[PDB]
Context: one part of a larger RNA, bound to proteins that are not shown
RNA sequence: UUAUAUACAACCUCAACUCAUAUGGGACUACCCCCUGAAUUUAAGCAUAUUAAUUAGGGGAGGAAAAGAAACUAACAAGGAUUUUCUUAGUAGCGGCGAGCGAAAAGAAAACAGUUCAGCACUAAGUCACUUUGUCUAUAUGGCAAAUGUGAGAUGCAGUGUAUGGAGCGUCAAUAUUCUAGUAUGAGAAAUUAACGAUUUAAGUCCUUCUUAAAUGAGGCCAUUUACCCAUAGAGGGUGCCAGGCCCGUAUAACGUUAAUGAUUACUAGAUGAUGUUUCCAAAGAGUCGUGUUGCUUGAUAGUGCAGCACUAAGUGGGUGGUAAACUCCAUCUAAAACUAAAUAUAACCAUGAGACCGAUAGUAAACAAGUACCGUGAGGGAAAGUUGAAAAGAACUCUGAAUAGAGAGUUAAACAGUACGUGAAACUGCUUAGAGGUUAAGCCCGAUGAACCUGAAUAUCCGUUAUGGAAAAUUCAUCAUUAAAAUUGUAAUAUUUAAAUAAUAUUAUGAGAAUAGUGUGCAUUUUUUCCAUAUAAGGACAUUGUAAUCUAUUAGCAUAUACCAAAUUUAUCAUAAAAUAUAACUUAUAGUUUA
RNA sequence: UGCAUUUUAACACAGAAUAAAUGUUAUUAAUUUGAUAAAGUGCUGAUAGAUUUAUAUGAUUACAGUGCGUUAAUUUUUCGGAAUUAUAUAAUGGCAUAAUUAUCAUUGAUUUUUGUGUUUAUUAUAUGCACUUGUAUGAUUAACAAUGCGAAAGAUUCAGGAUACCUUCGGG
RNA sequence: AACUCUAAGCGGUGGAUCACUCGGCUCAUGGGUCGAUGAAGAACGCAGCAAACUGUGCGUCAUCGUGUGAACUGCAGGACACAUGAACAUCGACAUUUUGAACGCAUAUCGCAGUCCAUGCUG
RNA sequence: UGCUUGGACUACAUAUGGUUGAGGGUUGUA
Numbered sequence: 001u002u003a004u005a006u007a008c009a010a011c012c013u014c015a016a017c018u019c020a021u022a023u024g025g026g027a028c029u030a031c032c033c034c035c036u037g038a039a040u041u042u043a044a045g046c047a048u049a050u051u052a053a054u055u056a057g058g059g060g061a062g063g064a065a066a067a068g069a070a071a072c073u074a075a076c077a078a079g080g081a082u083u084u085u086c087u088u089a090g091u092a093g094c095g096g097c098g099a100g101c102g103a104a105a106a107g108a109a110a111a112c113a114g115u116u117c118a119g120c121a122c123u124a125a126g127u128c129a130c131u132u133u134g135u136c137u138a139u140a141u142g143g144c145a146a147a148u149g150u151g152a153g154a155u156g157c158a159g160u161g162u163a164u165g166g167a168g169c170g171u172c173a174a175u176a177u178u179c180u181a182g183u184a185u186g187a188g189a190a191a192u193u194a195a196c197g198a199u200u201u202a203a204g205u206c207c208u209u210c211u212u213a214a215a216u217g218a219g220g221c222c223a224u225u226u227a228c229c230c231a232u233a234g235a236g237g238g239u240g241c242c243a244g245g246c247c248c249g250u251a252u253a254a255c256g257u258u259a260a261u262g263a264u265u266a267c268u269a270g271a272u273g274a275u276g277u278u279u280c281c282a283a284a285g286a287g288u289c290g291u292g293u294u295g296c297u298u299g300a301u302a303g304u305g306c307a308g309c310a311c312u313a314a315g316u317g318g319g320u321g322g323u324a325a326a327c328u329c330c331a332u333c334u335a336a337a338a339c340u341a342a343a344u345a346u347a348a349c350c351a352u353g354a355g356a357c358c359g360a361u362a363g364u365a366a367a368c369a370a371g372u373a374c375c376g377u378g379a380g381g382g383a384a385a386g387u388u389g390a391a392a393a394g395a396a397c398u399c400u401g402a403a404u405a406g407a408g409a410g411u412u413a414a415a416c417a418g419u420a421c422g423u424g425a426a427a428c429u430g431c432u433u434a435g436a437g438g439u440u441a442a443g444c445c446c447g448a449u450g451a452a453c454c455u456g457a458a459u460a461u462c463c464g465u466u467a468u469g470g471a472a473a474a475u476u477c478a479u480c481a482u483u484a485a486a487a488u489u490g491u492a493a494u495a496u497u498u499a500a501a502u503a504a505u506a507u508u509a510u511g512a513g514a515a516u517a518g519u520g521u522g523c524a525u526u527u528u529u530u531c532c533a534u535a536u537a538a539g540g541a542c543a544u545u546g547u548a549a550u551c552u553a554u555u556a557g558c559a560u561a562u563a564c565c566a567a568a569u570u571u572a573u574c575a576u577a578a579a580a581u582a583u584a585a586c587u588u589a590u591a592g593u594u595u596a
Numbered sequence: 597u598g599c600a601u602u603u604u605a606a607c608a609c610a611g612a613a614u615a616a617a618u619g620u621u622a623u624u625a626a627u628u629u630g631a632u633a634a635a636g637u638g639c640u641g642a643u644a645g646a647u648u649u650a651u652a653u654g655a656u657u658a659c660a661g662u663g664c665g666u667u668a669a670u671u672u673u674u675c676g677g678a679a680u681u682a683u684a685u686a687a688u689g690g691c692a693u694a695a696u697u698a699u700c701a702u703u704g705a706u707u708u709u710u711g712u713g714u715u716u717a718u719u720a721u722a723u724g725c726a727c728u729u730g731u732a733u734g735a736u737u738a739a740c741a742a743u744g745c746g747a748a749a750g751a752u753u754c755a756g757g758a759u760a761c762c763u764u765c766g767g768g
Numbered sequence: 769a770a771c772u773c774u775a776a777g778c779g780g781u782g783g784a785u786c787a788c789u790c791g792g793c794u795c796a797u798g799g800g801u802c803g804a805u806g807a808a809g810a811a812c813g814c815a816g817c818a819a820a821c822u823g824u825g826c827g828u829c830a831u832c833g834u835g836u837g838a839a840c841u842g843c844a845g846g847a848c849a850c851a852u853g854a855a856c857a858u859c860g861a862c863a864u865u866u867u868g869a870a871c872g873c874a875u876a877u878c879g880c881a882g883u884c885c886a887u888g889c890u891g
Numbered sequence: 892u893g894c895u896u897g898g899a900c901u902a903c904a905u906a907u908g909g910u911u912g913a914g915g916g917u918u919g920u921a
Stems, first nucleotide, its partner, number of pairs: 006921004011916001012914006019908006026802001031062001032060004042049001046096001072079002083110004093101002114339003117285001126157001127152004131147006166281001168279001171276001178271007191261007199253001204221001205243001206220004228245002230234001236248003290311007317334005349799007357792002374381002386788002397408004422786001428780010444768005450762001453757005466535009480520005488512010542744005549737001550646007558638002560635001562633002565630003572623002575620003581615003588606001589604001591602003595598002657732003660728005668681005683722008691713005698706003809867003812825003816843002831861001833858004872880002881901005888894002
C1' cells in the first nucleotide's frame, strides 16, 4: 500500500525442507528422584485406625542419587547450608486415646565449602550462535586472526552486584620494571609414589625303609650348646599322598606402561585488594503469599505438608516463633529464583577379598549343551541329573552266541574300580546253609532247658609259710669309716618385698643328716642282695562240691515244768427218793421143732 | 386145732430183790475237765541270704576259756578233774516290827516311799597277768577237705550265659 | 519234597552314607564404563570333522596392532608361516549379518515402493 | 533410453542456522 488497484522494504506470527548442524526416545533398574497407589493382616469379629504415605504400575538420572547456603533453629552466654550416624525417643504427640503409631530442635560425632542472577547510570551491545576464508592441530561441535559477511539481541544482552547485602563519593588502607590465573612445560642426566601386566626368587627332589601309581609317609642328615638346607618367604594351589625346600607362588623387589608428584620456562588471559568511618543510592521471584473450604497426607494436634476451587496482597512488607483469634510487642530470618564437592546408598554391572557359609533331596532355578530340557494358546510354570583310574592302561586275543552278552584271557595296587562304573546301604528278591511248621496268621518278653556260639579260670600253707641248708651275685649303701658331688632339715646375715615387724622370696654362709659315685674290715673273712630245695594238718583256697559250727529273716515239730479262773460233769465213797436202763421168779404169743 | 421146748431189735418196772439206773444233798480222786497266761526249762529238722577292699583317708576293741601262784572239807568219776559249802561289800525277794502316802473297805488286803531287826536264798562288785584256730566287733561263711586246673607258645578240662538265631516246655 | 517262617553267607536290585568339588551363598573393599557414532535382547548362518554350550558375523569358532614365544589336540586337514610368529591374552585399527528404540511403509509377506550413484546386456 | 544387479539415502518430535514463503496481524514508500 490495502476499495481487490500494483510494486517494494519491514515486524509479528505460523508453515515447507530427504535443507546446514544437533538432540530425545529404548535398556539396565541393586541404589535413587517423582507420580500413582492397594489389600491380606492387626484390632481375637469390624468400618476410622492399622498394614502404609508400604506391594503392585509407570516415567527419569547418576556414580552415587536427591538435597543444599535457611522465608532455619532458638529464646540462649544462642547457634548458623545440606547429608548421615549417635541421641532425644518407643518420647512431645497422635489414636473406635482401642489395637497401634511417633518425629525435630539443643547436646555428641562423621565430613565440611562456598555462592549468582535479574532488578541501579557500561553508556559509544561492552555480548553471542553460524558461514567462508588465513593460521594452528587435534583426529576438535576446538582456539588464534580476517571478511568488521549473515543471523540472534534494546519485545532485551553485557557487567559491578545478590540482601548471608551491594554499588558510587571522599577519607583510610594496601597500592611498585609487577601480581595472579589458565594452557603448553617432565623437571630431578627415568627423581619418587600408586595401580596393572608381570618377572623375581632363599632352599633337597641326598640315603634308607614302607608302599607304591606317587613320599608329599616313617627314619637319618656333621657342625651352629645335638635344630637337613633355606628363611623378609613354614600363606595357598598345582604336582601321583600329610610338600616351605618339585613348579607356580608367598616375602621382596627388578622392568615396561599409564596417572600423580608439572618445578623453572614460554604463550595466553585477567586484576590491583580486603576492613573501618562518613555521605549518596540501596534496585528484591504473585492468582502467589495469605485466607475460607475440600480431599490426601503427616506426630502436627483449633491443618503437617501437598494439591484443587473461591477470595486475593504488600514493602516502618512478608513469613516464622506446633493451642484458634484481636490488640500490643519482641526476636528471628528474607520465600513464591538458580548453581554447588565431601561425609551418605549399592541384592544389579565391572574389578576384588573373606567366612566357626552348604556340601549334591543340601546349596541359587541352574556345580552339567540352565533359564536348559519339558509343559502350557499365553502370561508364565521350569526340573531331575556331581565322582572310573596315578595313567585309558576303556579289556587286545581265543571261544559260544545273529549279536548285546557270556566263558577264558589280557590291563590294573585293587575290576571286591569294567562306563547306574569312587565308597556302597535300607526296603526287596534269588540262591545256599541251619532248623521247624495245625493250636494266637506270623511277629514277642521272661523263666527253665538243649543245639550252634562264646566267656570266665587262682596259689602257697597247721596255730604259720617262717625256719634251715646249698647255689649265684652285689659294694654309695652291705655293719660303718673316709674321700668327692650336689640336694634336704633347722638357723642366721645382706638385698628386695611391706618403712619396720613377723613372714616370704633372691643371693650368700654355717651346722645337723642322708646318699649318688670312688676306696676300705670283705669289697661273697663275712654281710647283704638275688635264686633254689626240704618241712607242720596239707600241696589247698579261680571254679564247683561235702560236713559241721554260726549269723540274719523264717517255717515246721519235739520234749520238760507251771500259774489262775470257771465249772467239778467224772473216779472213789455215804444217806434219801429210788430202782423210771439193765439184770430177775413168773406170766403169754408167733415159729423151727416137738407132742397130739 | 391146740400144747411142750427153745429162739425171737414179738411179750408185761412182773413179784420180792440187785447193780444208787437217774435225780438230790455230803465227801473225794496223781483232784478233775475246759480255757487262758507264763519259763532260753531243754531241743531238732528244713529254707533263702552271708557286701566282709577290716586302714581308698581309718580302727579291730570288748568279753570268755585255759594256764599261773591262797588253803580246806565233802561228794562224783574214781585217772585227769569237776561241783557245793566256809568272807567282806552292795542290791533284791521272802519273815517280823514301826512310820508315812494313795486305795478296795476295815474282818483283812493292796499301793508308792522310808527305817529297823532276824534268818535264809539269789545275783552283782572285791576275779589281775600271760596265752589263746575261744565269743561278739554292730552286712562275723569259714575251719577242715575233695576235684577240675593255670599244664611255655600250644592248649585239655570244669563252671556259667534267652547274644543273633535255632529247639523243647509253661505263663504273659 | 515243594512252599512258607525265622536267622546267617553270597549274588542282585537300589543309590543312602562317607570323603571330595573349576559351583552356590552371605559380608566387606575399589570403580563407574549401554544407546540414533544404531543398545541390551532376538533371529539367522558359520569350526577339516559340530548338533549344542561357548565364540563370531557374510572377512562368520575371527581379522589388525600389541604382548608372549611354540601350540591346538578327540581324530585329524593343518602343524610349517617357532627368527618376526603358533596359541592365548591384550585387543587401542577394522569388520560387526537379519533385527530390535528401529527410522520409507509394512510384518499369519524377509512384502512393496521412491530416490541418487553405479555395473552388465541391448542400442 | 529399455532390461537387470550392487551400494548410499527416504521415520517422528524439536532447537538453531539457511532460503523460500504467508496473513484485509500491522507499518511505511509510492
Overview:
The RNA (28S ribosomal RNA, nucleotides 1 to 784; 5.8S ribosomal RNA, nucleotides 1 to 123; 2S ribosomal RNA, nucleotides 1 to 30) from Drosophila melanogaster has 921 modelled nucleotides. The reconstruction used 134,500 particles. It was solved by electron microscopy to 6 A. Among the 80 different proteins in the entry, which are not shown, are 40S ribosomal protein S18, 60S ribosomal protein L24 and 40S ribosomal protein S16. Rfam match: Eukaryotic large subunit ribosomal RNA. On this family, see Yusupov et al., Science 2001: "Crystal structure of the ribosome at 5.5 A resolution". NCBI's taxonomy places the organism under Eukaryota, Ecdysozoa, Panorpida, Drosophilinae, Sophophora.